[PDB]
Context: one part of a larger RNA
RNA sequence: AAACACAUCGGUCUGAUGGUCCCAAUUGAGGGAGAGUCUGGGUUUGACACCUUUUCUCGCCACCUCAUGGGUGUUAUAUCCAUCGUUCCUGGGGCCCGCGGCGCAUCCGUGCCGAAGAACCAGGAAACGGACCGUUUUAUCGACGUUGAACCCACUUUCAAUAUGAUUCUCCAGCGUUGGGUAGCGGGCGAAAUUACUCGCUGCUUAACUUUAGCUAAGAAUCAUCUUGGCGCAUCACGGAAUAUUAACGGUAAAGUUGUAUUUCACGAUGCUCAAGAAUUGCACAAAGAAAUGAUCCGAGAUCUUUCUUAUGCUACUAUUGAUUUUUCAAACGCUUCUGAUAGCGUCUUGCUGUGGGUGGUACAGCUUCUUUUUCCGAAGCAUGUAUCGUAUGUUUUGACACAGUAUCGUUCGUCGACUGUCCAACUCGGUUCAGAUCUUAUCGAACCGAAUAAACUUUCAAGUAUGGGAAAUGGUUUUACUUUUGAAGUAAUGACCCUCCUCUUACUGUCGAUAGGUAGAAUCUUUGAUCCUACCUGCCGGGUUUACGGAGAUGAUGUUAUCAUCAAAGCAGAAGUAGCCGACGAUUUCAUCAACACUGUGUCAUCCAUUGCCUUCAUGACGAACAAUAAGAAGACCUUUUUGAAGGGUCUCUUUCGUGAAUCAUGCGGUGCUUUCCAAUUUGACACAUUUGACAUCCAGUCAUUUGAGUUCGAAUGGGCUGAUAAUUUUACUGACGUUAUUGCGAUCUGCAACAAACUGAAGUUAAUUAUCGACGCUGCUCAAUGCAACGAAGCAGUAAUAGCAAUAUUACGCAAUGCGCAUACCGUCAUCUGUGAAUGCAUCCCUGUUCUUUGCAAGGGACCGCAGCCGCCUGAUUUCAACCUCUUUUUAUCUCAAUAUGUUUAUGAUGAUAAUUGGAAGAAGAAACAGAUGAAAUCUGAUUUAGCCAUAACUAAGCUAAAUAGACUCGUUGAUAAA
Numbered sequence: 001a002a003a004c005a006c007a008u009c010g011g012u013c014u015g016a017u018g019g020u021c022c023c024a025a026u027u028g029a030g031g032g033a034g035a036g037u038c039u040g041g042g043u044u045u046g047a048c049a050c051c052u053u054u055u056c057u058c059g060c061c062a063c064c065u066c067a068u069g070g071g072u073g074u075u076a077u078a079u080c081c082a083u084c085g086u087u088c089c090u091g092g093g094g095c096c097c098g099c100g101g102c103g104c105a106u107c108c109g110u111g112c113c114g115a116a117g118a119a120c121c122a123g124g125a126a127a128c129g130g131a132c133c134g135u136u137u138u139a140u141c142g143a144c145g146u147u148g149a150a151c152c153c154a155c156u157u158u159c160a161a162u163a164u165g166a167u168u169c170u171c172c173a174g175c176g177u178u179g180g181g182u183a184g185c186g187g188g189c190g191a192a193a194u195u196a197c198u199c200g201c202u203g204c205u206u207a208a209c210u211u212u213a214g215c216u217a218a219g220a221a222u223c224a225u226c227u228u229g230g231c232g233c234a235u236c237a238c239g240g241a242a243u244a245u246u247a248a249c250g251g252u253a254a255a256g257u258u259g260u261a262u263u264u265c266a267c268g269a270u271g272c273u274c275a276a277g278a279a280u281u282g283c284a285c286a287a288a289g290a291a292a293u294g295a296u297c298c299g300a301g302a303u304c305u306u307u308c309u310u311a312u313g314c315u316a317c318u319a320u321u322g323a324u325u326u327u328u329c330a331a332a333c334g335c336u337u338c339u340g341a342u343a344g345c346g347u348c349u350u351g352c353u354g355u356g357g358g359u360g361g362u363a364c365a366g367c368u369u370c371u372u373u374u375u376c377c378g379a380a381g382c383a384u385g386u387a388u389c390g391u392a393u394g395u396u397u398u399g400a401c402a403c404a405g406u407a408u409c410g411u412u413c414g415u416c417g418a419c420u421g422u423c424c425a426a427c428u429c430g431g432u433u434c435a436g437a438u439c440u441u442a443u444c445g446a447a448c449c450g451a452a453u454a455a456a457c458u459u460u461c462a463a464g465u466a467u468g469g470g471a472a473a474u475g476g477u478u479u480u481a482c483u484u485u486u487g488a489a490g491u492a493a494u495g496a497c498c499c500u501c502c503u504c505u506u507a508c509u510g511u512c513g514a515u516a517g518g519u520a521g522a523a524u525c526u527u528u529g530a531u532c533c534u535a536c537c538u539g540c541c542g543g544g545u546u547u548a549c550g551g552a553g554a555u556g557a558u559g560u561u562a563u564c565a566u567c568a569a570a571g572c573a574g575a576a577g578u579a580g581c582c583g584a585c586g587a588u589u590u591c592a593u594c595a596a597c598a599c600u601g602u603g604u605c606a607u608c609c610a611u612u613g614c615c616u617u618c619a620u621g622a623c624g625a626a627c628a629a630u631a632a633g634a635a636g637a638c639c640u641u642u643u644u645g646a647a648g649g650g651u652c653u654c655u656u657u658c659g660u661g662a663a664u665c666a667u668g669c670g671g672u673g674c675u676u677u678c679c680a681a682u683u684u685g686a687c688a689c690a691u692u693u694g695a696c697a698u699c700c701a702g703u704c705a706u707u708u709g710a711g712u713u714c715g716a717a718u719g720g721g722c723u724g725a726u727a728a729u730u731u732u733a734c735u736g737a738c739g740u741u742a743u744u745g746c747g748a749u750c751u752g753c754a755a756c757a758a759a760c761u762g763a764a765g766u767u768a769a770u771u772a773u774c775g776a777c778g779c780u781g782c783u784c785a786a787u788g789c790a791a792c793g794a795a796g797c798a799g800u801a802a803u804a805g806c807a808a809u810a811u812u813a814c815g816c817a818a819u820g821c822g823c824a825u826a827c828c829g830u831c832a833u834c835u836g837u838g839a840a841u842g843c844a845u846c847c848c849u850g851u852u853c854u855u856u857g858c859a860a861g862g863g864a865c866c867g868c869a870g871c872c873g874c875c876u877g878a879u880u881u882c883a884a885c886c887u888c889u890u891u892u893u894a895u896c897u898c899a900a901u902a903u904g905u906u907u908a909u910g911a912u913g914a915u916a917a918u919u920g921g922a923a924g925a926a927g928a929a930a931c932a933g934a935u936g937a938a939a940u941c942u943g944a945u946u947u948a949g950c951c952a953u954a955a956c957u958a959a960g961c962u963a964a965a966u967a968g969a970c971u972c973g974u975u976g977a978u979a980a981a
Base pairs, nucleotide, nucleotide: 009134010133011132012131013130014129015084016083017082018081019080021071022070023069024068027067028066029065030064031063032061034058035057036056040052041051042050043049072076086126087125088124089123090122091121092120096117099114100113101112102111103110104109136981137980138979139978140977141976143974144973150359151358152357153356154355155354158323159322160321161320162319163318165223166222167221168220169219170218173216174215175214176209177208178207179206180205181204182203183202184201185200186199187198188197225278226277227276228275229274230273232272233271234270235269236268239265240264241263242262243261244260245259247258248257249256282314283313284312287310288309289308290307291306292305294304295303296302297301329351330350332347333346334345335344336343360389362387363386364385365384366382367381368380369379370378390827391826392825393824394823395822398606399605400604401603402602403601404600405599406598407588408587409586410585411584413583414582415514416513417512418511419510428451429450430449431448432447433446434445436444437443438442465507466506468503469502470501475498476497477496478495480492481491482490483489516538517537518536519535520534521533523531524530525529539581541580545575546574547573549571553567554566555565556564557563558562609820610819611818612817613816614815618668619667620666626660627659631656632655633654634653636652637651638650639649640648641647642646673797674796675795676794678720679719680718682717683716684715685714686713687711689709690708693705694704695703696702723775724774725773726772727771728770729769730768733766734765735764738762739760740759741758743755744754745753746752777793799814800813801812802811803810804809830937831936832935833934834933835932836931838872841869842868843867845864846863847862848861849860850858853857875927876926882921883919892917893916894915895914896913897911898910899909901908902907940969941968942967945965946964947963948962949961950960
């Protein structure tokens, strides 16, 4: 132990009153000082004397503090004083709150200690402290991250209930049966066809029979019954609302009701009569009834079976209600009864697609099938998933290997020169260095450096450039109102803007030579670029917004593909507002990075994903063929609809006006792309040869050797390449440096140094010589000494090589160019999650201002944004408000839940309040200055673990490779819990 050892959440809150200058009453209190007095202590002896202690007294002691009353001053003063206040500490008696233990007391209770808030007392102390709110981290997995940027269609339908009784009549509603043949059509079989192997149907024909009123639909009539409605008729009733009545409720009586009445409402019940309506198959069905012998049993009757009716399940065809799978909102029209405000109903379309549904897909991945050795290196189909359906860029500038190089930060500046549009104390300040001197370390002198000369700015068509105001008008535009009818209707004492004229302060700024560079316009020539002129800009080259310009195309109108009005693509220009580019500055982490990353430039290598093409790209003239926006014209053909022949509309095909590209060739431009074999001589070789001397297939104008000559047609070889340059070497000549040499100065001075650059070995550049290269063609012209050409000249074709080919033409190998979300990049298109939720009100800062500033020389006004305090809602994130209060065979469910009774079980019943399955709304659980930002466009990989398989490996047989699993790295933001402090 502060210091080195040593302390570790945020945010919020946490005292007042008066005095302090002087005076007055000392008026009172308290405290100090003094004078003594006394008690004792210390030096001295025996003391005194002095110092010191204590008690007490004293007071014109202008002593201090407080209490009281006044005045002075503005320059009285407390960094204080005094009082109270909260908190804390000490002694705690005790009760308000009040329990436990203990004594007494049979219990009830009494008394004592602790006790808590400190109820409460008394005496002392007080912030870098006290008081309050809140908390985090690790790891894991569950699921999603741009559908895709395209379209169309539909938007009211379901069951539930209510009547579906009986008899009779009517065709002037309709309806033929059977057989054959014929031509066509459909089904089944080996099939090659026919209806012909078989069956059925259509059109026609044929022969026979025939509704003895048969069937179906439908209608009608009669009776009964039901339902509905009567301006229907008759009978009964206070139902309630207020009073009265009192027989009753209690009564002699009040009010009410029960009877009754008064005014109103609901109008109730029964019977009768009148008017109207009273409609459903069918299918399965002998479960039941009536009838029949077709056959049987006993006549009846029954049995198998047949027709009708009666049960049971469904479409619901007819009359009415519900909600609805969808049916969202708004307009207009028409209609019906009333209004110049108004009332209701039905309707397509339109805008929100409001709701829902389906639909274009492509590529890849994968599966199956056929061929091929099952994807033998090919083809076809297919479930599903992902991605994509935007612009520009790069497409092998895509990627990988080597060489050389790559520090940070923060500053203010940057076409040239001129007086200057523009910097002041200009004659100094401070420092540096030094030929030197006085020799203290010190002083003096000289040059330099940084600060310092412009003028109190420029400017003067008065906003040269910006600001404001106008009892500033016109015109245009933008709102509103009215008429409501106008020719893409009109009128406005309209709120504003723009235009426009005048006008006050403040801010900001010269020009020339540049033919400096560039930009825009215009013209000339033309190279397609150049020239001239005008205007503007220059530290350079870089983003939104604001104003303006021209201006593709488009839109409306008009008489003219023509015009007039409106919008407008892309682009330029005034402020903007923000990079980095070199140079300048200072310091400093590695000095590319202190990093093996990011790079820069270069070289090399690899790589179509796919497709296209291989300038003579450019012009004129010509042509075969083809094409359509705009418009027209048809005995060709098709479809729909209408009743058919026939008709309506919509289409296919051809042609032409306007025209349109396509490009086989030529005329050539244009582009020069390559070489000018760089210069000289000879030789070799290639191929095509001729030819002399010798051999060969029987032989030759045939084959093989040999001599000579020849075709640069092509390559090579030798010299120059000093015709010019470069590079290297040697070296001297020159130039410049090191050290030396010739020379000088200073000095420690018997230590040496510096300079003078003429030479010296080492040559930094060129010459003198050697080597290698290229321009080797230079025309408007040959360059910073070399590389390098808007624009100049010829041959050949305008990528290279080969093939059939002079060539075009077609292909291949390489190369070049272009294109494609095929790939990615920046942008926006796209959502999602999250961050984020808004207006007016004041206080405090800065700028400007005597112009009527002023009976104190110093006060009063206007504008700005920041900083600090003042209103309330909203939506989103996502949700709590309300009723389950008639509904007994067509009686919603679930939950939070209770309770009586019967039974000596192991059991039986009754609901109110609220919530949910969202029938409705607020906005809240999270969010003060509004609509913008942030994130995502992912979802795997190892090799690095083991295993298994293949191969003997560079060598060892197993390098290496392939398949399964473990393990490891691994959320991109959103969702939840979990493990730990």

Entry title: Acinetobacter phage AP205.
The RNA from Bacteria abnormis has 981 modelled nucleotides.
Released in 2024, the model rests on cryo-EM data to a resolution of 3.11 angstrom.
The entry also contains Maturation protein and Coat protein, not shown here.
Primary citation: Meng et al., Nat Commun (2024), "Structural basis of Acinetobacter type IV pili targeting by an RNA virus".